[PDB]
C1' cells in the first nucleotide's frame, strides 16, 4: 500500500493490526433457492506461487464476396485512396514510459528588410525507433 | 540534390435523388458608381452548364484538316512548293538591364496536322467542404433562452467588442489603425515590341485534400503559375536571370476467335543445407517431372581482342543511382546507352562548329561487343507451371459523313445533391416548490498548505423576492460521423417504413461465388438467385358515439403466447406495471476477459 478497526477542522496524519488459502470438497444461519451466496467448521489440496486496492483495450495487416477510384508498367505484377467503403473470416504487435517528425500560437534573435532562417515553450496527434 | 504518400480538411444511418432547392451562363428591365467600359446589387425569364452510372431501344443536332500542285479510282493523311508556330545555335540593333538575359530585324536547318472533338492545365472571381460561427448588424416569429432569411473580410500586422473554456489559454468580416498587392480584367496614353504611365472594377481563409466528397459550372489563356533541381551572372542570394517538371488521346479501326513469332510478371516462409531434403489444412491415407551446380551458379572488378564516338531537334515497351523518410512506392531533375541526324557560321579548303587534343594529316579515350586452370564474395542458374501484354497473318461482326461529339426517352441504382433525428455530459430559459434576505467582490502574509477572524470596493440586496437549492416539468444552445475480445443496456416500442397490391423476419431449404506453401477436390461464415414458412392480435355482430332508425369504423372489457422487472419459487406454477406490425445509427454506460 486496502478498506482506515478507531480518532485526530483538510492539521500533517497517529494508535491498533481487522493481510498475505494466496484454491476446491460437505455440514451448518446465507432475502433466494437449489441456477445463487458471505462467513465458520473437517478433509483434499500446487505441497507452492498471488489475493483486495484501479489504469488501459488500440493497431500494422492478410483471404472472401459486393461496388468504385489514382499511381507504376505495353499489360500482370507492385503502392496507396481511415482494412478505401458495405458485410464476414484471420495472423501478428500493443494493452502505453522516453526520443523524434507536424499542424498553430506565443517570445526572442539573426537581422536594411522575417509568416519564410533559427532557437525555446506549449498545442493537434502520431500512422515512426529503445525495455518492462 | 527536392519533397509527396503511406499520416491528423469530409467520411455513421435513414429519407428523397438524377429530379428539387442553390449557382452559374444567356435575354429583358432597373439601381449605386464612374467621362465611357468591365464589374458589382436587384427583378422576371429561359438553359446542349455544375449534375452521376448500368442496361435496352429508337430519335433529333452535327465538325475538321494552313494554302497551292501532282500520282492517284479515291489526298485532309502519300510527294512536293509557299506561308505560320516553336527549337538550338549566329549576325544586326530603334531598345531595357551591372552582368547573365529579354524584346526587335535577317537568312538557313531542325520539329509539328497551324484544324475540328473531348479530356486536361494555369490565372482571377464565383460558391461549394471546412473555419470565421454557441460570433456582428438589419428584419421576421417566440413570455425567454434562441430560430429562420439578408448583407458584411485584398493578402498580411496592430488591435480588442463578442464568443468557448473551471483556468491557463482559445476564437476574433465588433470597429478602429497600417499595409497598397493579384486579375492570362474595364479604359485612354507612350513605343516596333518586351514593357512604362494615368484613370477606374474586383478580391476573406482552406482544398500546398495524390486517390471514393467538395475543390465544379463560368471568363481569359494553351505552359502564361507556386514549389523544386540544374545552369549562367554577380554588387555573393531572405537574390537577378535561362532550361525542365509546363498539355495529352482520337480525327478510322475496333472486338472476338484462330495459328506462328520474340518479349514481361511470380514461384514468398521456417527448420537446414556436400547446398539436397523435409514443412505448412477449414477438412481430406490427394498431387508438385529435369539438367548443370562449393572438382564454384550468380553478380561485381580488373586484363585481352574487335568496332569506336555525332552537337540541336526527333525517335527508344532504354536505364539509373544518390540525397530525404524506420521503411517501401512513385514523381521532378540530373546523368547514362541505343536509331537517326542538320545548318548558320569559321578554315591553311583537308575540315572545324559536332567527345578531347590538332591548321591538318593524325592520335587519345569514354561507349559498345564479345572472351579469358584471371582476382573478390559465395547458391542458385536453365527449365517447369500459372499469368500478361505486344507484333505479323488469317476467319467473322460492326464500322470508315448522316461519322466521332453533344442532346433526348424508359426501367433501375446510389460514397453528387437536398434533408430528418439522436442520448450522456455542460451551459442557459421560462413557470413550479423551499427558506427567505446577506453573500458572490475586502489580499500582502492569519496555526489560516484555503475555508471561522477583517480591513482598496463592484450593487444591491433585511422592498412578505436571490444569484442560491431541488427527487421537479417544459424548453433552447453546444454535443453527436478512425473495423478489429466477448456480452448486454442505453440511444429507442425514437427517425424512417408498412398495413395482404403486403414493409420485415426465419430455413439447419436447394443452386452459384467462396479460407491462408502452390494446385486438385470437398467447401464454414458472409453474399447473390430461386424456392418456401411468418407477418399487422384474437373475443360477443358486447357496450356507447360517428354515421339516416340500414350498412361499414373506433374508445373498454378477459383469457391466449409473447414482451419485461420485484416477491415466492422445488428450472417460474401464482400476485403486484402495461400493451401487442416492423426498424435503425453516432454516442454513452455495464459486466466479464486480456495487459
Nucleotide at each position: 500500500g486496502c478498506c482506515g478497526g478507531g480518532g485526530c477542522g483538510c492539521c500533517a496524519c497517529c494508535c491498533c493490526g481487522g493481510a498475505a488459502g494466496u484454491g476446491a470438497u460437505g455440514c451448518g444461519a446465507g432475502u433466494c433457492g437449489c441456477a445463487a451466496c458471505u462467513c465458520g467448521c473437517a478433509u483434499c489440496a500446487c505441497a507452492a506461487g498471488c489475493a483486495a486496492a484501479c489504469g488501459c483495450u488500440g493497431u500494422a495487416g492478410c483471404c472472401g464476396c459486393g461496388u468504385g477510384c489514382c499511381u507504376c508498367u505495353a499489360a500482370u505484377a507492385g503502392g496507396g485512396c481511415u482494412g478505401g467503403c458495405g458485410c464476414g473470416g484471420u495472423u501478428g504487435c500493443g494493452a502505453a514510459g522516453g526520443g523524434c517528425g507536424c499542424u498553430g500560437g506565443u517570445g526572442a534573435g539573426u537581422g536594411c528588410a522575417a509568416c519564410u532562417c533559427u532557437c525555446a515553450c506549449c498545442u493537434u496527434c502520431g500512422a515512426c525507433c529503445c525495455a518492462a | 540534390g527536392a519533397a509527396g504518400u503511406u499520416g491528423g480538411g469530409c467520411g455513421a444511418c435513414c429519407g428523397u435523388g438524377a429530379a428539387a432547392c442553390g449557382g452559374c451562363g444567356c435575354u429583358g428591365g432597373g439601381c449605386a458608381g464612374g467621362a465611357a467600359a468591365u464589374g458589382g446589387c436587384c427583378c422576371a425569364g429561359u438553359g446542349a452548364c455544375c449534375u452521376g452510372g448500368u442496361c435496352a431501344a429508337u430519335g433529333g443536332u452535327g465538325a475538321a484538316a494552313g494554302u497551292c500542285g501532282g500520282u492517284g479510282a479515291a489526298a485532309g493523311a502519300c510527294c512536293g512548293a509557299c506561308c505560320g508556330g516553336u527549337g538550338g545555335g549566329g549576325c544586326g540593333u530603334a531598345u531595357c538591364g551591372a552582368a547573365a538575359g529579354a524584346g526587335c530585324g535577317c537568312a538557313a536547318c531542325a520539329c509539328c496536322u497551324g484544324c475540328c472533338g473531348c479530356a486536361c492545365a494555369g490565372g482571377a472571381u464565383g460558391g461549394c467542404u471546412u473555419c470565421u460561427g454557441a460570433g456582428g448588424u438589419a428584419c421576421c416569429g417566440g413570455u425567454g433562452a434562441c430560430g429562420g432569411u439578408a448583407c458584411a473580410g485584398a493578402a498580411c500586422g496592430c488591435g480588442g467588442a463578442g464568443g468557448g473554456g473551471a483556468a491557463a489559454c482559445c476564437u476574433g468580416g465588433a470597429a478602429g489603425c497600417g499595409a497598397g498587392g493579384g486579375c492570362a480584367c474595364c479604359u485612354c496614353g507612350g513605343g516596333a515590341a518586351a514593357c512604362c504611365g494615368g484613370g477606374g472594377g474586383u478580391c476573406g481563409a482552406u482544398g500546398c485534400a495524390u486517390a471514393g466528397c467538395u475543390c465544379a459550372a463560368a471568363c481569359c489563356u494553351g505552359u502564361a503559375a507556386c514549389g523544386g533541381c540544374a545552369c549562367c551572372a554577380g554588387u555573393g542570394g531572405a537574390g537577378g536571370g535561362u532550361g525542365c517538371u509546363g498539355u495529352g488521346c482520337g480525327g478510322a479501326g475496333c472486338a472476338a476467335c484462330g495459328u506462328g513469332g520474340a518479349g514481361c510478371c511470380a514461384c514468398a516462409g521456417g527448420c537446414a543445407u556436400g547446398a539436397a531434403g523435409c514443412c505448412g489444412u477449414g477438412g481430406u491415407u490427394c498431387g508438385u517431372a529435369g539438367u548443370c551446380g562449393a572438382u564454384g551458379a550468380g553478380a561485381c572488378a580488373a586484363g585481352c581482342g574487335g568496332u569506336g564516338a555525332g552537337u540541336a531537334a526527333g525517335g527508344g515497351a532504354a536505364g539509373g543511382g544518390c540525397u530525404g523518410c524506420g521503411a517501401a512506392c512513385a514523381u521532378c531533375g540530373c546523368c547514362u546507352c541505343c536509331c537517326c541526324g542538320a545548318a548558320a557560321u569559321c578554315c591553311a579548303a583537308g575540315g572545324a562548329a559536332a567527345g578531347c587534343c590538332g591548321a591538318a594529316a593524325g592520335g587519345c579515350u569514354a561507349g559498345c561487343c564479345g572472351c579469358u586452370u584471371u582476382g573478390u564474395u559465395g547458391a542458385g542458374a536453365c527449365a517447369g507451371u500459372g499469368g500478361c501484354g505486344c507484333c505479323a497473318c488469317g476467319u467473322u461482326g460492326c464500322g470508315c459523313a448522316u461519322u466521332a461529339g453533344c442532346c433526348g426517352u424508359g426501367a433501375c441504382c446510389u460514397a453528387a445533391a437536398c434533408g430528418g433525428g439522436g442520448a450522456a455530459c455542460c451551459u442557459c430559459u421560462u413557470g413550479g416548490c423551499c427558506g427567505u434576505a446577506c453573500c458572490g467582490a475586502c489580499u500582502c502574509g492569519g496555526g489560516u498548505g484555503g475555508c471561522a477572524c477583517c480591513g482598496g470596493u463592484c450593487g444591491g440586496g433585511c422592498u412578505c423576492g436571490a444569484u442560491g437549492g431541488c427527487u421537479c416539468a417544459a424548453g433552447a444552445g453546444g454535443g453527436g460521423g478512425a473495423g478489429a475480445u466477448g456480452u448486454g443496456a442505453u440511444g429507442a416500442u425514437u427517425a424512417g417504413g408498412g398495413u395482404u397490391u403486403g414493409a420485415c423476419c426465419c430455413g439447419u431449404g436447394a443452386u452459384g461465388c467462396g479460407a491462408u506453401a502452390c494446385g486438385a477436390c470437398c467447401g464454414a461464415a458472409g453474399c447473390a438467385u430461386c424456392c418456401g414458412g411468418g407477418g399487422a392480435g384474437c373475443u360477443g355482430u358486447c357496450u356507447g358515439a360517428c354515421g339516416a332508425a340500414g350498412a361499414g369504423u373506433c374508445g373498454g372489457c378477459a383469457g391466449c403466447a409473447g414482451u419485461g422487472g420485484g416477491u415466492u419459487u422445488g428450472g417460474c406454477g401464482a400476485c403486484c406495471c402495461g400493451c401487442u406490425c416492423c426498424g435503425a445509427a453516432a454516442g454513452u454506460c455495464g459486466c466479464a476477459a486480456g495487459c